[PDB]
Context: one part of a larger RNA
């Protein structure tokens, strides 16, 4: 922006006249055809008539459109009526006045423009289409009249509405808006005042059990049995019965902690602040049991060294071993012990922690009473009041040279809630600002519960890096030591500054979603109001609703360009030669003229004209080639965009086909016997295979138990199943009748009372909200009976009966049943 269902919405009627294309009526008749018939059907053209059809004319009624002005908007301006800004120059020179133009405010206005309006005169244009079905309306025929029913049904349906398509116009807005939410009842805590009753310890008058210890006794094939042995018989051995003293428990009483209820009160009262009051929690300390640690001591173990013992040589015999003879120096070993190390075992004293009931000093903390004696911190509403239409802009310049800024004194202008009345104006009601008396009110009854959708911010919860200080340990120097005197260092830790995590909880923001005045439709009552009749119909109001497509890539049409090969064309650079023509320039020659007679240097030359020099301009022979530009063609591969035409495949939303899965249905073979005959048959129960036809659906919510699947959990599906809402159905009263009896026709259902909206006001149906359901009993709670539901009990033996018979729990007094 489109599509697009829904909605709702648009034009007229004539007066007259012309004309006929089609169709029909034409009593009509003129001509051509076919033509049956107890004397008829049917083709066109040709006059004209009539339904219709079409054409111009009127207008009225509705709407668009132009120009003239009455009027109003626009735009332009040689004038200064302050103040000021720049330009430029005369005129100045340790600074001064002069003149011009631009810049600006204020007043007159007018030439032009325009209809921004709006009047009048006047022109211009245009006035959706439509078959089909109903029906107020109406006659001809088709019943019925047996009457207040007039039916209905043929056809002209003569008019008029709805209702059908077609074309042309909107399709939600607006508003608030985090909500819900306490549809309650005026609290929220605790004393009561009484019904319930649960878990729980504490204590017992006591009952009554176990189970464990200890003590007593008690058994040999016995009370019990078993193990060795033992052919055996038995014979060791475990082992169980009796009684006593010592636990535990379990039954009961009876102090409690709590919970659930209703009439009472008991505690601020509109939150939010710290206390003494009261319940409970904590530190240290008393006392009583246990352990560890540190000191010390006794205790047994190895252990520095020792008693003892053992290597080593400056010389050298020692045939070697060289042990070591003139001397040393060193050590592996703990036999005893000794000063001393450590190690285990027992004891202490002082020092610690711990469990326990105990009491003491205690700050401190949760919790009701913050009442209360101290006493404070901010907002709303009811109602009481004052105030008792202002703000906003300019100009005015006077106080002043001007102005930064001032207020003064009152012309112009704008806007001064909102609603009724009067019909502009203005009147009158709330509301506008102040005090707020006084009560209330801080999510309504201290208010409490609660939550979605995108993001977000915040309290909060949480981690320690560091940094500071409350506190605890702890360690060295000088001098000096029943040790003062001082100074210095290191540790942790209280608590914060600060960092970082997160918004998990809470709260808050913006925006989504809900809701959301009123507007438009659709169902409904009246009462009050209005038009018109009043029958009172529409309207006052009450209930509801207020759209949606733009899935998935593509071939799908188109338009675009440069890149390259190419050219119409336009332009320039070209290599060489030839070949027209034109100034200038000098002179050997003259012409002008000085040094100059002669000897010749130059100014000048087309008065005459040879001769050195340069220049370019056209043109032509041969032939290059290089680049700047318009375009587009043939063509080279070439990128992007948008939808729409159907379409490919994936899905969806939707029918139809099929495939089985299972249920049904059936039908061939056999499964089975029996029979026949060794030919072949009859079956029943089904299955095995095949084949013939149909089929598969909890209505919707919400609650709960259950079985899958899903997984953190959360959730789903289905299932049983209380309740709730749609529809159906049964009964269902009531009338309306038909003949009683009963058959048939309609119409109808829980309902009554209170409260919200009910109309300007009163009522108020429709909704909602809230209770009610049978009779008697106070009408308080509650009790009692009858009827019905449903459930559990299993109910007879020798039981009552001033009750007539299963007993006993639930649930109802318009129902009972299903998708």
């Nucleotide at each position: 922006g489109a599509c697009u269902c829904g909605u709702c919405u648009g034009a007229g009627g004539u007066c007259a006249c012309u004309g006929u294309u089609u169709a029909c009526g034409g009593a009509g008749a003129c001509g051509a055809u076919a033509u049956u018939a107890u004397u008829u059907u049917a083709c066109c053209g040709u006059c004209c008539u009539g339904u219709g059809c079409a054409g111009u004319c009127c207008c009225u009624g509705c709407c668009c459109u132009c120009c003239g002005g009455g009027a109003a908007g626009u735009u332009u301006u040689u004038a200064a009526g302050u103040a000021u800004g720049u330009u430029g120059g005369u005129u100045u020179u340790a600074c001064g006045a002069c003149c011009a133009a631009u810049a600006c405010u204020a007043a007159a206005a007018a030439g032009a423009c325009u209809u921004u309006u709006u009047c009048c005169g006047a022109g211009g244009g245009g006035c959706c289409g439509u078959u089909c079905a109903g029906a107020g309306a109406g006659u001809c025929g088709u019943g019925c009249g047996g009457c207040a029913a007039g039916c209905a049904c043929u056809a002209c349906u003569a008019u008029u509405c709805u209702g059908g398509c077609g074309u042309a116009g909107a399709u939600g807005u607006u508003a608030c808006u985090c909500c819900c939410u306490u549809u309650u009842a005026c609290a929220u805590a605790c004393g009561u005042c009484a019904c319930c009753g649960u878990a729980u310890a504490g204590u017992g008058a006591g009952u009554c059990c176990u189970g464990c210890c200890g003590a007593u006794u008690u058994a040999a094939u016995a009370c019990u049995g078993g193990u060795u042995u033992u052919g055996a018989a038995u014979a060791a051995c475990c082992u169980a019965u009796a009684u006593c003293g010592g636990u535990g428990g379990g039954c009961c009483a009876c102090a409690a902690u709590u919970g659930a209820c209703g009439g009472c009160g008991u505690a601020u009262g509109g939150g939010a602040u710290c206390c003494u009051a009261g319940g409970g929690c904590c530190c240290a300390u008393u006392c009583u049991g246990u352990g560890u640690a540190c000191c010390u001591c006794a205790a047994g173990u190895a252990u520095c060294g020792u008693a003892a013992g053992u290597u080593g040589c400056u010389g050298c015999c020692u045939a070697a071993a060289c042990a070591g003879c003139u001397g040393c120096a060193a050590c592996g070993u703990a036999a005893u012990a000794c000063u001393a190390u450590a190690c285990c075992u027992g004891a202490u004293g002082g020092u610690u922690a711990c469990g326990g009931u105990g009491a003491u000093g205690g700050u401190g903390c949760c919790c009701u009473c913050g009442u209360c004696g101290g006493a404070u911190c901010g907002g709303u509403c009811c109602u009481a009041a004052u105030c008792a239409a202002u703000c906003c802009u300019u100009u005015c310049g006077c106080g002043a040279a001007a102005a930064a800024c001032c207020g003064c004194g009152g012309g112009u202008g704008g806007a001064u809630c909102c609603g009724g009345u009067a019909c502009g104006u203005a009147c009158c009601g709330g509301u506008g600002a102040u005090u707020a008396c006084g009560g209330a009110c801080c999510a309504u009854a201290c208010a409490a519960g609660g939550g979605a959708c995108c993001g977000a911010g915040a309290g909060c919860g949480c981690g320690c890096u560091g940094a500071g200080u409350u506190g605890g340990g702890g360690u060295c120097g000088u001098a000096u030591c029943u040790c003062u005197a001082c100074g210095a260092c290191c540790u942790c830790u209280u608590c914060u500054c600060g960092c970082g995590u997160u918004g998990u909880c809470u709260c808050u923001c913006g925006g989504a979603a809900a809701g959301u005045a009123a507007c438009g439709a659709u169902g409904g009552g009246u009462u009050g109001c209005c038009u018109c009749u009043u029958a009172g119909g529409g309207g006052u109001c009450c209930a509801u609703c207020g759209g949606g497509u733009u899935g998935c890539g593509a071939u799908u049409c188109u338009g675009c360009g440069g890149a390259u090969c190419u050219a119409u064309u336009u332009g320039c650079c070209a290599u060489c030669g030839a070949u027209c023509a034109g100034c200038u320039u000098a002179u050997c020659u003259g012409u002008a003229g000085g040094a100059g007679u002669a000897a010749u240097c130059c100014u000048a030359c087309g008065a005459a004209g040879a001769u050195a020099a340069g220049c370019a301009g056209g043109u032509c022979u041969a032939c290059c080639g290089g680049c700047a530009a318009a375009u587009u063609c043939g063509a080279u591969a070439u990128a992007c965009a948008g939808u729409a035409u159907a379409u490919c495949g994936c899905g969806u939303g939707c029918a139809g086909u099929a495939g089985c899965c299972g249920u049904g249905u059936u039908c061939u073979g056999g499964c089975a016997c029996c029979c026949u005959a060794c030919g072949g048959g009859g079956u029943c129960u089904u299955c095995c295979a095949g084949g013939g036809c149909a089929c598969g659906a909890a209505g919707g919510u919400u609650g709960c138990g259950u079985c899958u699947c899903u997984a953190c959990a959360c959730g789903a599906g289905g299932c049983g199943u209380a309740a709730c809402c749609u529809g159906g159905g049964a009964g269902g009263g009531c009338g309306c009748c038909a003949a009683u009896a009963u058959g048939g026709c309609g119409c109808c259902u829980a309902a009554u009372u209170g409260u919200g909206a009910a109309u300007a006001a009163a009522u108020u149906a429709u909704c909602a909200c809230a209770a009610u359901u049978a009779c008697u009993c106070u009408u308080a709670c509650g009790a009692g009976u009858g009827a019905g539901a449903g459930g559990g009990g299993g109910a007879u033996c020798u039981g009552c009966u001033u009750u007539g018979c299963c007993c006993u729990c639930u649930c109802u007094c318009c129902u009972c049943c299903c998708a």